The depositors describe the entry as "Crystal structure of the catalytic core of human DNA polymerase alpha in ternary complex with an RNA-primed DNA template and aphidicolin". RNA primer, together with DNA: 24 nucleotides with solved positions. Crystals were grown from: 100 mM KCl, 12.5 mM MgCl2, 25 mM Na-Cacodylate, pH 6.5, 6 % 2-propanol, 2 mM TCEP, VAPOR DIFFUSION, SITTING DROP, temperature 295 K. Baranovskiy et al. published it in Nucleic Acids Res. in 2014: "Structural basis for inhibition of DNA replication by aphidicolin". Released in 2014, the model rests on X-ray diffraction data to a resolution of 2.52 angstrom. It was solved together with DNA polymerase alpha catalytic subunit. Keywords: B-family DNA polymerase, DNA replication, TRANSFERASE-DNA-RNA complex.

Context: bound to proteins that are not shown
DNA sequence: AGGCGCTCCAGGC
């Protein structure tokens, strides 16, 4: 940056 | 046992 995962804050 | 935008962390490629 992106998978995977796994938080919730927004409106 | 209403919705989707849009950050954040572990780990690794």
């Nucleotide at each position: 940056g992106c998978c995977u995962g796994g938080a919730g804050c927004g409106c």